Context: one part of a larger RNA, bound to proteins that are not shown
Molecule: 28S ribosomal RNA, nucleotides 433 to 1591
Organism: Plasmodium falciparum 3D7
RNA sequence: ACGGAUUAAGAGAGAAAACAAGUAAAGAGGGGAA
RNA sequence: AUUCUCUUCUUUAUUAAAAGAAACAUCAGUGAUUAAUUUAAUUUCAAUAAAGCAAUCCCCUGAAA
RNA sequence: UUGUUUUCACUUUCUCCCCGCACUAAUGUGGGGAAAACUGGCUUUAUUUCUUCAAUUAUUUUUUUUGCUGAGGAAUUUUAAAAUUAUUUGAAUUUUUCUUCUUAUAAUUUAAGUUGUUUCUAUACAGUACUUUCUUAACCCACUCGUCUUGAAACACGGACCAAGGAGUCUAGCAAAUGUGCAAGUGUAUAUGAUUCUUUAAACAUUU
RNA sequence: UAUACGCAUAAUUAAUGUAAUAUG
RNA sequence: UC
RNA sequence: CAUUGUAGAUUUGUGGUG
RNA sequence: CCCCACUUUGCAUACAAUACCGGUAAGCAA
RNA sequence: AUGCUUUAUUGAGUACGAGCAUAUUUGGUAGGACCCGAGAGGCUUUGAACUAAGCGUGAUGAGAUUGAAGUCAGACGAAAGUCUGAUGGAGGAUCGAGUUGAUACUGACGUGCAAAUCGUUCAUUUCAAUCACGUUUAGGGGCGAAAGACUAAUCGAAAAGCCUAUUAGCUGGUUAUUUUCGAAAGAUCUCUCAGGAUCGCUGGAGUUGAUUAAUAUAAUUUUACCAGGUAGAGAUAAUGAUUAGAGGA
RNA sequence: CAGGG
RNA sequence: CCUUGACCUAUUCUCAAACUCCCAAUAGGUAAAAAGGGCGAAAUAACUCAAUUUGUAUUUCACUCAUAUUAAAUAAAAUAACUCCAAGUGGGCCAUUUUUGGUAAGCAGAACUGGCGAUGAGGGAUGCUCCUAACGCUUGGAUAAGGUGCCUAAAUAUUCGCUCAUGAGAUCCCAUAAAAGGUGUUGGUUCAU
RNA sequence: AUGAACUAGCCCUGAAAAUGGAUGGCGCUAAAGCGGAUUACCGAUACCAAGCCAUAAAAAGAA
RNA sequence: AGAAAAAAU
RNA sequence: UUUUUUUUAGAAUCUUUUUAUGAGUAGAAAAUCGUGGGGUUUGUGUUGAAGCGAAAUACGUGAGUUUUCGUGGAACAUCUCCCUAGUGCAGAUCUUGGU
Numbered sequence: 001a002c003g004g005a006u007u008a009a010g011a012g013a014g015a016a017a018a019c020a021a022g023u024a025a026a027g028a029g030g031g032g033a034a
Numbered sequence: 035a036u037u038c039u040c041u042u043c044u045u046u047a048u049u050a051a052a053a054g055a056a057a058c059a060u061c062a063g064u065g066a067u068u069a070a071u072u073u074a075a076u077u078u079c080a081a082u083a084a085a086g087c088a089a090u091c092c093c094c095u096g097a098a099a
Numbered sequence: 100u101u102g103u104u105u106u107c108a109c110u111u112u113c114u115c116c117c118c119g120c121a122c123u124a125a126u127g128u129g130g131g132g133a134a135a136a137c138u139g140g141c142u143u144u145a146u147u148u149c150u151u152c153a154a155u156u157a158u159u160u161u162u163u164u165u166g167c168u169g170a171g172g173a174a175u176u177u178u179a180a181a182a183u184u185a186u187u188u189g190a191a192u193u194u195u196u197c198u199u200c201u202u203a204u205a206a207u208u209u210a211a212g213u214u215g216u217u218u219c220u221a222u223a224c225a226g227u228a229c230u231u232u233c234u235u236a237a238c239c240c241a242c243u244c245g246u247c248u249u250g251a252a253a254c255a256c257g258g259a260c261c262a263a264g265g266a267g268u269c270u271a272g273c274a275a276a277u278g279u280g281c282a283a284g285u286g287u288a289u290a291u292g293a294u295u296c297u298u299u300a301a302a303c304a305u306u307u
Numbered sequence: 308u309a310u311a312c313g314c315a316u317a318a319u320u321a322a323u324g325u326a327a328u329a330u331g
Numbered sequence: 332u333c
Numbered sequence: 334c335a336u337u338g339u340a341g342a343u344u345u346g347u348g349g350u351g
Numbered sequence: 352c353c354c355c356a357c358u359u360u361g362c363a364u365a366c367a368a369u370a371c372c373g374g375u376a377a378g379c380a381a
Numbered sequence: 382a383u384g385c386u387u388u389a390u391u392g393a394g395u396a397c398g399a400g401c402a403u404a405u406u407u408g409g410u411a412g413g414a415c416c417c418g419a420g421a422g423g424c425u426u427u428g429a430a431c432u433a434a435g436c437g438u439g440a441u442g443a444g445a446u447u448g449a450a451g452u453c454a455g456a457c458g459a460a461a462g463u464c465u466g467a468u469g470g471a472g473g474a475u476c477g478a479g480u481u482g483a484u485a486c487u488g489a490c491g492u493g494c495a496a497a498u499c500g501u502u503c504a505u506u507u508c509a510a511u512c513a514c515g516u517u518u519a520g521g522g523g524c525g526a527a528a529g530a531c532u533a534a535u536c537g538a539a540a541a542g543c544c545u546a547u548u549a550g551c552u553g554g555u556u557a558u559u560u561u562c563g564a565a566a567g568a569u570c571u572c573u574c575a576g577g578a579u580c581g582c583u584g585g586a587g588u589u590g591a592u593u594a595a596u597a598u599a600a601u602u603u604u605a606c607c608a609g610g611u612a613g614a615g616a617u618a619a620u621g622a623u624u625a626g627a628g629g630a
Numbered sequence: 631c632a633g634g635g
Numbered sequence: 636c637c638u639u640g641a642c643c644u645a646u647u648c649u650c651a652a653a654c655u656c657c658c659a660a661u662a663g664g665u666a667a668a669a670a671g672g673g674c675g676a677a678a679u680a681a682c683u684c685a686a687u688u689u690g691u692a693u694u695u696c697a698c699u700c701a702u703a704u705u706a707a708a709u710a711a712a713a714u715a716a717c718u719c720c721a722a723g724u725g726g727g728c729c730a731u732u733u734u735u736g737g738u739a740a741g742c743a744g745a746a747c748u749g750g751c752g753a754u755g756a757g758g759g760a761u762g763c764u765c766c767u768a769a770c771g772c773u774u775g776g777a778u779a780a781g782g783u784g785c786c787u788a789a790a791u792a793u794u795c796g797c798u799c800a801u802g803a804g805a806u807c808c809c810a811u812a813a814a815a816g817g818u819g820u821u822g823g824u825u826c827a828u
Numbered sequence: 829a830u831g832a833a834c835u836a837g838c839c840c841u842g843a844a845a846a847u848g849g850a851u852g853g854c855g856c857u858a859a860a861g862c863g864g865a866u867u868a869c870c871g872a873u874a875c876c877a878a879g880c881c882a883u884a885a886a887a888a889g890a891a
Numbered sequence: 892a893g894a895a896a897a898a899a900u
Numbered sequence: 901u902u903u904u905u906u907u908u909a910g911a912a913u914c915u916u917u918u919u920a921u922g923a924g925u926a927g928a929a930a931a932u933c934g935u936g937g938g939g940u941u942u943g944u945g946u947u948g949a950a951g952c953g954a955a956a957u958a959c960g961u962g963a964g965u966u967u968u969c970g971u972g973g974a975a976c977a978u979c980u981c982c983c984u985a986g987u988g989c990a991g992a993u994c995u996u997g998g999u
Base pairs, nucleotide, nucleotide: 003240004239008235009234010233011232012231022048023047024046025045027043028042029041030040031039032038033037034036053220054219055218056217057216058215059214061169062168063167064166065165066164069161070160073157074156075155076154081146084143085142086141087140095108096107097106098105099104110136111135112134114133115132116131117130118129119128122127181208182207183206186203189200190199191198243258244257245256246255259999260998261997262996263995264994269412270411271410273408274407275406276405278403279402280401281400284314285313286312290305291304292303318325319324336368337367338366339365340364346357347356348355349354351352369396370395371394372392373391374390375389376388377386378385379384415554416553418551422544423543424542425541426540427539433518434517435516436515437514438513439512440511441510442508444476445475446474447472451468452467453466454465455464456463457462481504482503485501486500488499489498520536522532523531557932558931559930560929561928562927569578570577571576581724582723583721584720585719586718587717588716589715598710599709601708602707603667604666605665606664607663613657614655615654620651621650622649625646627644628643629642631640632639634637671700672699673698675696676695677694680691682690727751728750729749730748732746733745735743736742756767757766758765771880772879773878774877775876776875781870782869783868784854785853786852790867792866793865794864795863796862797861804856815841816840817839819838820837821836822835823834824833825832826831827830881922882921883920884919886917887916888915889914894907895906896905897904898903899902933988935985936984937983938982942977943976944975951971952970953969954968955967956966959964
């Protein structure tokens, strides 16, 4: 000079649990059967 | 090659449900804190009316025989 | 030795008398004498909210304000029982709005390990909020590793730094343990054979 | 009724050798 | 007295 | 036929508690 | 089905006894 | 005699066989043997361009000092002999440049100009003198006016390659994680005391048991019995120490 | 029993 | 006629790892019932005896000896017993009590137990061996050893005594102090009006 | 009502070394010193209640 | 070795 | 009194549930993680392999797996189960190279 425990203040990233199935009107596709 | 049906995206406008955290309350488990209580034992005491007993005298304590 | 008996001492007052006559720390005092039962003690009685009813044990029953935790999820034991509440069928005793004894049905939980109501996140799609990784503070703590040694932070030795390399293996022979095959037997040695021949330097066979 | 060899199926003694109840 |  | 005894796994027949 | 009591059978094994084979001693000994 | 018998003793003996083959792991042995490490021993070759000694053929040492024998002359003397001057040029003679060395400063330098140099001072120069080239002697051998010196920066036994990865009871090192158990530093023997083998202490496999609040069991008590000569005590009881009076014959 | 009478 | 003795008798002061008439505490050993014990009868021997009964083994049949409270108490007593194959060790040290050599030693050498080594946590300011106490990751409660003026969490707490130092004092191991003195101060005992 | 002789608690004399220094430091005398007593409080990886990991044993399970 | 709950009619 | 969500289990070194316990040098054992090659199965790649640099709301007690962005320009796995070894470094006044 680095470090262990524990928090705080900054900075950088992040939505796969970190809210809304479904209904209705279109628009663009992709399958199944008679 | 005409009918039905299933799904993925884009808008528009409608609609629930569910989850996490905080506060308050209820119960259970484990603690802190304050205020009491029944019945017994173990020479406890103290007070308010009246009446009395003894004067180095009394519940006690001490010194001698 | 214990039990009993008898003597003498054991109170001070805010009263009185004498001596010292103000002598004391004292809004008093030193020495010597008296009295009194206010105070103190004892006895009869009825009192206990004027006031006391203590303390320590033994045995029982309650209460004010509060911290931390909530594992599990029972296709037939979270059942049975127990407790509770309201109607009952009868007996006790403690004689009662928590008195006992499941001697009949229903429900509930105190049984059978936490449930409920509101609000926020929010009518969001990544924002300064939430998750996460770095950086830098504080408070407490923290001697240099490896090694030999009873004992290393050592005034004991090796180590300036980084990358690559770097040390219980192979063969013979024996045993124990364990797995496999056959079993009074077991192992086809060297060879030979085959309508084996990229592989095959393997695999297959055993003297008619 | 099928004799290569090893280990095992039998021990003990320097050794000549001898060799595991006994035919009721 | 297999 | 496969020597002897004591303890002993398993089997056979009765009764006791579970 | 388990454990007890009596009864039946008696593995492995432990502790002992006995018989037999090879060597040695002893007693006899063609 | 096909030896016999209850004896007693001994065997790695027998009493209705368990073995053989084959994976793998571990332990002790031999091998390079967990890895790296000597001081040494042996076999065969290379070197005298340095240095040591001998030998052949050549070359070299400014300048100065001292003054042996022999000789000439003169003077004494009876002889024998003795004095003075000059000449002459001997010596492992003297001083001293060069050459050949290395006494002192215990000077400089000591990461040097230099793995032995630099400066001043010192020793030596006609002789056992100094230099060059050629030639002889080779490792347990050679050479030595002798120091265990020198033999190519190597000598109380050179250098090069092999035997050879010689041997070490002695120093140093010996590479991923979690989980479970867990020591000894006593003892016997040892050309043994820094080592080893053996017992004890530890781990891992396997069987027999218990699972029935029993039995086996116990670093503990209780009841019954036994063995002891330490603490203490004694010295008038024995042994060994040690102070003092008293009374007797 | 040794001792100075 | 008496020193000092010698001898004898009863006393008197003091002693022993290698002395003993006596003799602890602690430390040791054996025993406390079923494969066994008790009481009878019978059978087998080449042993024993004076003994075909004298005894002694062994063997076979009878009867009987507490259990559920277990032939005295207590017991996370079977986590037992026994075989096989192997590792690492064979330089130790420290503390209380006992103890040998030495003037003594943080010297050398033994005994029983507990430790350090192989082991960290709280306390002793610090410290391999002292005191409490031995270790999976956490939340909450209440302690031990030791402490409560500040460093430092918690008493400038309460209630009694003592002490003034011109080198006060301040608790295991532990980090030094004596003989001899004081008309400093505080309690106590014994004598003398 | 003075004179003595002893005894033991705190204090004092006895008490001299080399860098500047150590009840751990500051400091403390109605103690924050020495010998007692009575209460409250603080303080572990040891104790107690609850969760979770692994190890050991156990109650069960092949309709 | 066999059906439990919730949301919407 | 018809639709919509979640579940509707049965792997024996396995699945539920209960109690007690957890120090460790020398040493011993089990389970687990990774590397170069081989057999078997079944896979990725010019619409970018291996390698390397910085990282992650990621998983695990741990050794380690797995994924993103950048660079790179041709190969790379197998955990379905087995075989095999010149198989895992901080030190040795270690060896070679670089600073």